[PDB]
Context: one part of a larger RNA, bound to proteins that are not shown
Molecule: 23S RIBOSOMAL RNA, nucleotides 1275 to 1994
Organism: Escherichia coli
RNA sequence: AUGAGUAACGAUAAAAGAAGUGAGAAUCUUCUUCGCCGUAAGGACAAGGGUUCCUGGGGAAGGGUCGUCCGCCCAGGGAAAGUCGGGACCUAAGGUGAGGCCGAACGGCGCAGCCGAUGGACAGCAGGUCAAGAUUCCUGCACCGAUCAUGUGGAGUGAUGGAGGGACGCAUUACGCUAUCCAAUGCCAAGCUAUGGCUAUGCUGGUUGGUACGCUCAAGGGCGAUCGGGUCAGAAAAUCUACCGGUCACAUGCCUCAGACGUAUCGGGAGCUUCCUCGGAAGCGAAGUUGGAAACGCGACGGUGCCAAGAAAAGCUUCUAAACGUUGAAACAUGAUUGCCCGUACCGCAAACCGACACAGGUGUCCGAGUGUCAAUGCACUAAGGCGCGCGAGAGAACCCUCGUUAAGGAACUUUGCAAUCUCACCCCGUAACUUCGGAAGAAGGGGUCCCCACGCUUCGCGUGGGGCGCAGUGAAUAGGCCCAGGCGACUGUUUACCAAAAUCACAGCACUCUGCCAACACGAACAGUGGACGUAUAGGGUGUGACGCCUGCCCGGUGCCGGAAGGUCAAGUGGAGCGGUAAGUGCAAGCAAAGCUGCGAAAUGAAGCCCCGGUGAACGGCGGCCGUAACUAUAACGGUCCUAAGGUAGCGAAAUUCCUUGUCGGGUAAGUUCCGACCUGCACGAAAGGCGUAACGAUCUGGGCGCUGUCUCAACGAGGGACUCGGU
Numbered sequence: 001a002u003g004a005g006u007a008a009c010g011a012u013a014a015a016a017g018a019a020g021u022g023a024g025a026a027u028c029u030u031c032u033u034c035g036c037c038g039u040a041a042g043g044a045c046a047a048g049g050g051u052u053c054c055u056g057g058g059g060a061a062g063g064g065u066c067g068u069c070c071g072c073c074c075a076g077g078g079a080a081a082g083u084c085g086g087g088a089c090c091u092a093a094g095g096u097g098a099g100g101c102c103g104a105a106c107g108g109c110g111c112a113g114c115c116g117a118u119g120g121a122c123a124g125c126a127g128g129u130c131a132a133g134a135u136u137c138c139u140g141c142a143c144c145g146a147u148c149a150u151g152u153g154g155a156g157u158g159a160u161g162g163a164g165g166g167a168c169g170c171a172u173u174a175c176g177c178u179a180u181c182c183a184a185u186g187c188c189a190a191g192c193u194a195u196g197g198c199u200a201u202g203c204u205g206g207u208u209g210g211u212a213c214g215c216u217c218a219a220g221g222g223c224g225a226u227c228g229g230g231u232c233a234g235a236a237a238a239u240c241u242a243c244c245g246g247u248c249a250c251a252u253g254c255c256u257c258a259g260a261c262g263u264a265u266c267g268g269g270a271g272c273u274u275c276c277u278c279g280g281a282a283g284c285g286a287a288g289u290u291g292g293a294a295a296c297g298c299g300a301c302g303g304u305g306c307c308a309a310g311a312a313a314a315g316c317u318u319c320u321a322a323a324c325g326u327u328g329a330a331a332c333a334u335g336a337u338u339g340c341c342c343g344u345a346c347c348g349c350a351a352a353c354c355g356a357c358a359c360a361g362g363u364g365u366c367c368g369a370g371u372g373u374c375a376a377u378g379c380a381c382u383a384a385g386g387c388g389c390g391c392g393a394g395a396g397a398a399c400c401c402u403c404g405u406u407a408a409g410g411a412a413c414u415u416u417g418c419a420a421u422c423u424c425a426c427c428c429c430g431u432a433a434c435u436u437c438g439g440a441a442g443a444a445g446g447g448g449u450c451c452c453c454a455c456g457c458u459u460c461g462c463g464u465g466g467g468g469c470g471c472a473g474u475g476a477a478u479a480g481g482c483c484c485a486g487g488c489g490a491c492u493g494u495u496u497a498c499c500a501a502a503a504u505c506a507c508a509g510c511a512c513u514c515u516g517c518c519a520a521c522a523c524g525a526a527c528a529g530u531g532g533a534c535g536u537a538u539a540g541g542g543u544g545u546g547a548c549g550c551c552u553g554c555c556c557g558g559u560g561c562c563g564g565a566a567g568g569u570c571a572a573g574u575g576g577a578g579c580g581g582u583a584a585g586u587g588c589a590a591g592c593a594a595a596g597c598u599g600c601g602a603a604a605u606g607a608a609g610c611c612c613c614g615g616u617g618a619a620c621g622g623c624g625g626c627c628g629u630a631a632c633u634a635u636a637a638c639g640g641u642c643c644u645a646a647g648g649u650a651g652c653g654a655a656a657u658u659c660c661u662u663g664u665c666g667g668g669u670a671a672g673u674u675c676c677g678a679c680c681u682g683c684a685c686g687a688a689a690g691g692c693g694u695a696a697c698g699a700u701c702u703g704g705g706c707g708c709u710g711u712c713u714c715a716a717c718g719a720g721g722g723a724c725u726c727g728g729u
Base pairs, nucleotide, nucleotide: 008729016032017031018030035387036386037385042367043366044365045364048347049346053077054076055075056074057073058072062070063069090119094115095114096113100109101108102107126139127138144339149334150333151332170305172303175299181292182291187206188205211264212263214261353362354361369382370381372379391727392726394724399722401720403718404717405716408713409712412711425449426448427447429445434439450468451467452466455463481706482705483704484703485702486701487700488698489697493505509545510544513541514540515539521531522530523529548693549692550691551690553623558620559619560616561615562614564612567611578600579599580598581597586591624642625641651685663679665677666676667675
Other pairs, nucleotide, nucleotide, family: 009728cWW010360cHS011360tSS012720cWS012721cHS014034tHS015033cWW016033cWW020029cWS021025tWH034388cWW036387cWW038040cHS038384tHS046348tHS047348tHS047350tWW052078cWH054131cSS059069cWH063358cWS063390tWS071351cWW074075cWH077131tWS077132tWS079344cHS081343tWH082143cWW082339cHS083123tWS084343cWW086341cWW091117tWH091312tWS093116tHS097098cHS097112tHS098111tWH099110tHS102527cHS119120cWH120314tHS124142cWH125141cWW127139cWW128137cWW129134tWH129137cWW130133tHH145339cWW147336cWW155330tWS156324cWW158322tHS159319tHS161234cSS162234cSS164317cWW169306cWW171304cWW173302cWW177298cWW178295tWH180293cWW180294cWW183290cWW184186cHS186207cWW186289cWS188269tSS189205cWS189269tWS192199tWS192202cWW194195cHS199202tWS206287tSS208209tHS209210cSS209265cWW214262tWH216260tHS217258tWS219299tWS220299tSS221255tWS222254tWS224249tWS224252tWS226247tWH227245cWW228244cWW229230cSS229243cWW234241cWW259260tHS268287tHS271283tWH271284cWW273282cWW275280cWW279280cHS300302cHS307310cWW309310tHS328329cHS349350tHS350363cHH358390tWS371380cWW373376tHS393725cWW393726cWH395396cWS397723tHS400721cWW400722cWW407714cWW411412cSS417420tWS417706tWH417708cWW420709cSS424480tHS425474tHS428446cWW428447cWW430444tHS431443tHS433440tHS437438cSS453465cWW454464tWW468473cWW469473cWW473475cSS489490tWS490696tWS503656tWS508546tHS511543cWW512542cWW512543cWW519533tHH520532tHS520540tSS524528tWS526528cWS533534cSS547693tWH547694tWS550692cWW552687tSS552688cWH554622cWW555645cSS556616tWS561616cWW562615cWW563613cWW568610cWW569609cWW569610cWW570607tWW570608tWH571572cHS571605tHS575603tHS581595cWW582595tWW583593tWS583595cWS585592cWW587589tHS594595cSS606607tHS613614cWH617621cWW622623cWS622646tSS626640cWW628638cWW629638cWW631633tHS631634tHS636637cHS643646tHS644645tHS644646tHS644647cWH650686tHS651691tSS653682cSS664678cWW669670tHS669671tWH694695cHS
């Protein structure tokens, strides 16, 4: 370039305007009115972007209009540490580890080890904070061990530790609980509206915090101590563990979440308003009260019970040897003293972090006001807070996505009510064929559930009653459609990562075993390695169906396995002889000679396996063919034989095996390639990749019906939004 100026500005989750400004202003700004979310589209922590936030500033361009708004672009400003954050104190996958276990090198791995994590480890809470930062900045406030020295100790102590224990699995029940929430006239009031109406038991709003510790905090779970020893190891001993004899010997305690001083604190409604009487800097200051609702907040190895039996684990705390040690080393009280650099600011299940972009996508963590409602975070709306989203108006033709309401029939529509649309309160009584009785049904069905009242455990339900409003009363929202039957699967699990989730694989039980150990097997050429399991078997690797109930078969001619060993078939290096080229003998030459040379050459040797003999089926595989028989005829319990390797029985039998045909009789309305009940001349169903049986349950096909789905007949009309006026792309 053209598709062409059309389609489109983004989830369709309302907005008008006064006024600041100036270049005009509809989307900025000071603001009264509206509405969408608010278990959110809040705020903090997690990853991310790194420049978000500000003092603000200018359109070249971007934010798919543009704009005097940005987190565009420009200098500066903003995340103040002894305890929230790394390491050092421990660690599962795994990586790595000089020597080493081995590998062709590279290396794989591992003993003494470091890491690698979210992980074991706070001993302060609320106020005073500008343009942005906070538990580091102001105030009453906790100190774990800490920097020295004096005063009860007057004497103990140094390693990896065994400890007690931090080491917690699931679920239930409450025996505990406030902040927070709610009962507001409990305390104090700023004060009241022609609205009609009231000024008073009608009324806005506002009022605790850890350090600390109390027969007014231990609600609740576990018995404590001076003598002897480990008839020999926690690489020594001993004040951890362990067991034996008395006096205490369940005469005594080891142990806390929110308290009726629970306090020193000083913040606290509306405010006099101080202020250029914009911005708001704001003096100062009053109520120190009574109960009752959930925690995944604290008891929470609290208990019983279950197990598929739930990690080694720094630290007040469990124990010390050489040495150290008598008057000083350390544990004690206290003044003094400490935790180093980095984040502590932005959005944060968020147009800013990943989707080619600021596209209506996206997953963790902590709170989580509210009445109403069995609970309800489903469901309406206001807080705090986020906000109209990358637009704006008109007319709102076809048609178009979205929503609702029907006369006439309710599925005749059509491959089949997916869709559509319908529809399924709580209390009480009420309730089947089948059934492993615990079910199928929270079935079907019947009355009510608001209000004045003689009246409960009444700080909250219902209730024998007289009755009140409307056509109807949990009434808004919240919601299994119902039943019989036939085909598959015993239902919870997988996924066509974007057409398709089904009778498909998926569970114990049993079926074939092998390995049978420093094991079979796996990856590894490396065996090193463990998985197996830290195991050696009622254990694990492969293979079959898959509740449970009855059962599971004749062809091993043939594929596959073990078995037995007279013998027939095997070996490159030994394999006597033998043969093939030469050569000092000979000689007239033809011709015939070691052979510490080489091939030719096989006796023989002879391990598996090839013949067979033996078996071998939830191993594979076949489960055969042809002539007739009393019936008029017809398949017909029976005859000959081919094949044998054998040689069809439990069930079903046009059922998700029939071509041939939608079979042939019968139910359903009138009726069928359909659902069944059977018959049987079931193309070429079946025994364990089975047969049938067989309740619930599976978004699988078919029949109907119950009210409906108003789909089809004409469907009908209306709406919010696109098709048309206009600005930019």